The depositors describe the entry as "Complete RNA polymerase II elongation complex V". Shown are 35 nucleotides from a PDB entry: RNA, together with DNA. The entry also models zinc and magnesium ions. The entry has 12 different proteins, among them DNA-directed RNA polymerase II subunit RPB11, DNA-directed RNA polymerase II subunit RPB4 and DNA-directed RNA polymerase II subunit RPB1. Crystallisation conditions: 200mM ammonium acetate, 300mM SODIUM ACETATE, 50mM Hepes pH 7.0, 4-6% PEG 6000, 5mM TCEP, VAPOR DIFFUSION, HANGING DROP, temperature 293K.

[PDB]
Context: bound to proteins that are not shown
RNA sequence: CAACCAGGCU
DNA sequence: AAGTAGTTAAGCCTGGTC
DNA sequence: ACTACTT
Repeated sequence: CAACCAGGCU
RNA backbone atom coordinates (compact mmCIF):
# COMPACT_ATOMS: atom_id res chain seq x y z
O5' C A 1 -1.87 4.25 0.62
C5' C A 1 -0.72 3.44 0.90
C4' C A 1 -0.69 2.25 0.00
C3' C A 1 -1.94 1.37 0.00
O3' C A 1 -3.09 2.05 -0.57
C1' C A 1 0.00 0.00 0.00
P A A 2 -3.82 1.52 -1.92
O5' A A 2 -2.89 2.13 -3.07
C5' A A 2 -1.59 2.66 -2.74
C4' A A 2 -1.16 3.70 -3.73
C3' A A 2 -2.24 4.67 -4.16
O3' A A 2 -2.27 5.76 -3.22
C1' A A 2 -1.21 3.70 -6.07
P A A 3 -3.21 7.04 -3.48
O5' A A 3 -2.85 7.46 -4.98
C5' A A 3 -3.76 8.18 -5.78
C4' A A 3 -3.30 8.16 -7.22
C3' A A 3 -4.34 8.71 -8.17
O3' A A 3 -4.15 10.13 -8.26
C1' A A 3 -3.56 6.60 -8.95
P C A 4 -5.35 11.14 -7.89
O5' C A 4 -6.14 11.27 -9.28
C5' C A 4 -5.45 11.61 -10.49
C4' C A 4 -6.03 10.86 -11.68
C3' C A 4 -7.54 10.84 -11.82
O3' C A 4 -8.06 12.07 -12.30
C1' C A 4 -6.71 8.68 -12.31
P C A 5 -9.55 12.50 -11.89
O5' C A 5 -10.50 11.60 -12.80
C5' C A 5 -10.64 11.87 -14.20
C4' C A 5 -11.46 10.79 -14.88
C3' C A 5 -12.87 10.57 -14.36
O3' C A 5 -13.81 11.52 -14.89
C1' C A 5 -11.79 8.49 -14.56
P A A 6 -15.01 12.08 -13.95
O5' A A 6 -16.03 10.86 -13.88
C5' A A 6 -16.26 10.07 -15.04
C4' A A 6 -16.75 8.71 -14.64
C3' A A 6 -17.90 8.72 -13.65
O3' A A 6 -19.12 9.03 -14.30
C1' A A 6 -16.33 7.04 -13.06
P G A 7 -20.19 9.98 -13.58
O5' G A 7 -21.02 8.97 -12.66
C5' G A 7 -21.70 7.87 -13.23
C4' G A 7 -21.85 6.73 -12.24
C3' G A 7 -22.62 7.01 -10.96
O3' G A 7 -24.04 7.05 -11.15
C1' G A 7 -20.70 5.72 -10.46
P G A 8 -24.95 8.02 -10.23
O5' G A 8 -25.12 7.21 -8.85
C5' G A 8 -25.68 5.90 -8.84
C4' G A 8 -25.37 5.19 -7.54
C3' G A 8 -25.90 5.83 -6.25
O3' G A 8 -27.28 5.56 -6.02
C1' G A 8 -23.68 5.08 -5.92
P C A 9 -28.13 6.54 -5.05
O5' C A 9 -27.70 6.11 -3.58
C5' C A 9 -28.03 4.82 -3.07
C4' C A 9 -27.49 4.67 -1.67
C3' C A 9 -28.00 5.68 -0.65
O3' C A 9 -29.24 5.24 -0.06
C1' C A 9 -25.64 5.53 -0.53
P U A 10 -30.21 6.31 0.67
O5' U A 10 -29.82 6.18 2.21
C5' U A 10 -30.23 7.18 3.14
C4' U A 10 -29.06 7.63 4.01
C3' U A 10 -29.22 9.03 4.58
O3' U A 10 -30.18 9.11 5.66
C1' U A 10 -27.01 8.75 3.71
O5' DA B 1 -18.99 48.26 -16.72
C5' DA B 1 -19.24 48.63 -18.07
C4' DA B 1 -18.37 47.92 -19.09
C3' DA B 1 -18.26 46.40 -18.89
O3' DA B 1 -18.44 45.66 -20.13
C1' DA B 1 -16.10 47.36 -19.06
P DA B 2 -19.47 44.39 -20.19
O5' DA B 2 -18.95 43.44 -21.37
C5' DA B 2 -19.09 42.00 -21.28
C4' DA B 2 -17.83 41.32 -21.77
C3' DA B 2 -17.61 39.90 -21.22
O3' DA B 2 -17.00 39.05 -22.23
C1' DA B 2 -15.83 41.34 -20.50
P DG B 3 -16.50 37.55 -21.86
O5' DG B 3 -14.92 37.58 -22.17
C5' DG B 3 -14.04 38.50 -21.48
C4' DG B 3 -12.75 37.82 -21.08
C3' DG B 3 -12.90 36.32 -20.83
O3' DG B 3 -11.61 35.69 -20.97
C1' DG B 3 -12.62 37.42 -18.76
P DT B 4 -11.50 34.07 -20.91
O5' DT B 4 -10.10 33.80 -20.18
C5' DT B 4 -9.51 34.76 -19.28
C4' DT B 4 -9.20 34.12 -17.94
C3' DT B 4 -9.64 32.65 -17.79
O3' DT B 4 -8.73 31.88 -16.98
C1' DT B 4 -10.73 33.96 -16.16
P DA B 5 -8.97 30.28 -16.77
O5' DA B 5 -8.57 30.01 -15.23
C5' DA B 5 -7.20 30.10 -14.79
C4' DA B 5 -7.10 30.34 -13.30
C3' DA B 5 -7.63 29.23 -12.36
O3' DA B 5 -6.70 28.91 -11.29
C1' DA B 5 -8.75 31.33 -11.89
P DG B 6 -6.89 27.55 -10.40
O5' DG B 6 -7.55 28.06 -9.03
C5' DG B 6 -7.00 29.17 -8.29
C4' DG B 6 -7.95 29.59 -7.19
C3' DG B 6 -8.56 28.40 -6.45
O3' DG B 6 -8.55 28.53 -5.03
C1' DG B 6 -10.31 29.77 -7.35
P DT B 7 -8.84 27.23 -4.12
O5' DT B 7 -10.36 27.41 -3.70
C5' DT B 7 -10.72 28.30 -2.65
C4' DT B 7 -12.15 28.05 -2.26
C3' DT B 7 -12.47 26.55 -2.21
O3' DT B 7 -13.22 26.16 -1.06
C1' DT B 7 -13.91 27.67 -3.75
P DT B 8 -13.69 24.63 -0.91
O5' DT B 8 -14.98 24.60 -1.83
C5' DT B 8 -15.90 25.70 -1.84
C4' DT B 8 -17.18 25.31 -2.54
C3' DT B 8 -17.38 23.79 -2.53
O3' DT B 8 -18.67 23.38 -2.07
C1' DT B 8 -17.55 24.63 -4.75
P DA B 9 -18.83 21.93 -1.40
O5' DA B 9 -19.89 22.14 -0.22
C5' DA B 9 -19.53 22.77 1.01
C4' DA B 9 -19.36 21.74 2.10
C3' DA B 9 -18.34 20.64 1.79
O3' DA B 9 -17.49 20.36 2.92
C1' DA B 9 -20.40 19.65 2.35
P DA B 10 -16.71 18.95 3.02
O5' DA B 10 -17.76 18.04 3.78
C5' DA B 10 -17.98 18.19 5.18
C4' DA B 10 -17.98 16.84 5.82
C3' DA B 10 -16.75 16.06 5.36
O3' DA B 10 -16.23 15.20 6.37
C1' DA B 10 -18.71 15.05 4.47
P DG B 11 -14.93 14.30 6.05
O5' DG B 11 -15.51 12.82 6.15
C5' DG B 11 -16.20 12.40 7.33
C4' DG B 11 -16.79 11.02 7.12
C3' DG B 11 -15.83 10.07 6.40
O3' DG B 11 -15.67 8.83 7.09
C1' DG B 11 -17.95 10.14 5.28
P DC B 12 -14.89 7.62 6.36
O5' DC B 12 -16.08 6.84 5.66
C5' DC B 12 -17.14 6.29 6.42
C4' DC B 12 -17.81 5.19 5.63
C3' DC B 12 -16.76 4.36 4.88
O3' DC B 12 -16.96 2.95 4.95
C1' DC B 12 -18.31 5.32 3.34
P DC B 13 -16.10 2.00 3.97
O5' DC B 13 -17.01 1.87 2.67
C5' DC B 13 -18.39 1.48 2.74
C4' DC B 13 -18.85 0.98 1.39
C3' DC B 13 -17.74 0.19 0.68
O3' DC B 13 -18.23 -0.96 0.00
C1' DC B 13 -18.42 1.99 -0.69
P DT B 14 -17.19 -1.88 -0.84
O5' DT B 14 -18.05 -2.31 -2.11
C5' DT B 14 -17.43 -2.50 -3.38
C4' DT B 14 -18.34 -2.02 -4.48
C3' DT B 14 -17.78 -2.35 -5.87
O3' DT B 14 -18.76 -2.92 -6.73
C1' DT B 14 -18.09 0.02 -5.67
P DG B 15 -18.31 -4.06 -7.76
O5' DG B 15 -17.81 -3.25 -9.03
C5' DG B 15 -18.75 -2.78 -10.00
C4' DG B 15 -18.05 -2.07 -11.14
C3' DG B 15 -16.88 -2.81 -11.81
O3' DG B 15 -17.06 -2.78 -13.25
C1' DG B 15 -16.22 -0.63 -11.23
P DG B 16 -15.78 -2.92 -14.24
O5' DG B 16 -15.43 -1.41 -14.59
C5' DG B 16 -15.58 -0.90 -15.92
C4' DG B 16 -14.23 -0.48 -16.47
C3' DG B 16 -13.22 -1.63 -16.59
O3' DG B 16 -12.40 -1.47 -17.76
C1' DG B 16 -12.35 0.01 -15.13
P DT B 17 -11.28 -2.57 -18.13
O5' DT B 17 -10.06 -1.69 -18.66
C5' DT B 17 -10.31 -0.43 -19.30
C4' DT B 17 -9.23 0.56 -18.93
C3' DT B 17 -7.80 0.06 -19.15
O3' DT B 17 -7.01 1.08 -19.78
C1' DT B 17 -8.02 0.85 -16.94
P DC B 18 -5.45 0.81 -20.11
O5' DC B 18 -4.70 1.42 -18.83
C5' DC B 18 -4.55 2.83 -18.67
C4' DC B 18 -3.34 3.13 -17.81
C3' DC B 18 -2.07 2.35 -18.20
O3' DC B 18 -0.82 3.06 -18.05
C1' DC B 18 -2.70 1.82 -15.97
O5' DA C 1 -26.44 29.82 -10.64
C5' DA C 1 -25.75 31.02 -10.24
C4' DA C 1 -25.19 30.98 -8.83
C3' DA C 1 -24.61 32.32 -8.37
O3' DA C 1 -24.93 32.59 -7.00
C1' DA C 1 -22.91 30.67 -8.28
P DC C 2 -24.81 34.11 -6.43
O5' DC C 2 -23.23 34.34 -6.27
C5' DC C 2 -22.57 34.05 -5.03
C4' DC C 2 -21.13 34.51 -5.09
C3' DC C 2 -20.95 35.94 -5.63
O3' DC C 2 -19.90 36.62 -4.91
C1' DC C 2 -19.69 34.46 -6.90
P DT C 3 -20.02 38.21 -4.60
O5' DT C 3 -18.65 38.55 -3.86
C5' DT C 3 -17.85 37.52 -3.27
C4' DT C 3 -16.43 37.62 -3.78
C3' DT C 3 -16.06 39.03 -4.29
O3' DT C 3 -14.79 39.47 -3.79
C1' DT C 3 -15.51 37.41 -5.92
P DA C 4 -14.26 40.98 -4.09
O5' DA C 4 -12.79 40.75 -4.63
C5' DA C 4 -11.96 39.74 -4.05
C4' DA C 4 -10.86 39.35 -5.00
C3' DA C 4 -10.20 40.58 -5.63
O3' DA C 4 -8.78 40.44 -5.68
C1' DA C 4 -11.13 39.20 -7.34
P DC C 5 -7.85 41.73 -5.43
O5' DC C 5 -6.80 41.66 -6.64
C5' DC C 5 -6.22 40.41 -7.04
C4' DC C 5 -6.30 40.22 -8.54
C3' DC C 5 -5.68 41.33 -9.41
O3' DC C 5 -5.00 40.73 -10.53
C1' DC C 5 -7.84 40.94 -10.12
P DT C 6 -4.23 41.64 -11.63
O5' DT C 6 -4.10 40.67 -12.89
C5' DT C 6 -4.43 39.27 -12.79
C4' DT C 6 -5.29 38.83 -13.95
C3' DT C 6 -4.75 39.15 -15.35
O3' DT C 6 -5.09 38.07 -16.23
C1' DT C 6 -6.88 40.11 -15.13
P DT C 7 -4.73 38.16 -17.80
O5' DT C 7 -6.04 38.80 -18.49
C5' DT C 7 -7.26 38.04 -18.63
C4' DT C 7 -8.17 38.67 -19.67
C3' DT C 7 -7.50 38.99 -21.01
O3' DT C 7 -8.52 38.97 -22.04
C1' DT C 7 -8.31 40.98 -20.08